[PDB]
Context: bound to proteins that are not shown
RNA sequence: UGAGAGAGAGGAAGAUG
DNA sequence: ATCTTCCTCTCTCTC
Numbered sequence: 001u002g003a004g005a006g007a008g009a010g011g012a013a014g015a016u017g
Numbered sequence: 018a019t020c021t022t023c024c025t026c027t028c029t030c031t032c
Stems, first nucleotide, its partner, number of pairs: 002032015
Other pairs, nucleotide, nucleotide, family: none
C1' cells in the first nucleotide's frame, strides 16, 4: 500500500403532516 | 411529530 468486516463519535441537507 | 440521504472521523479484525 488493498479489499471487505465490526464497534463508536459527529456533521450537512430534504420529504410528508 | 413521522421518515428519508449524504458526508467526515476514531478504534480494531481478516487475508
Overview
This is an experimental structure of RNA, together with DNA, with 32 nucleotides shown. It comes from the structure "Ty3 reverse transcriptase bound to DNA/RNA". Keywords: Protein-DNA/RNA, reverse transcription, DNA/RNA binding, TRANSFERASE, HYDROLASE-RNA-DNA complex. Method: X-ray diffraction, resolution 3.1 angstrom. The entry became public in 2014. It was solved together with Reverse transcriptase/ribonuclease H.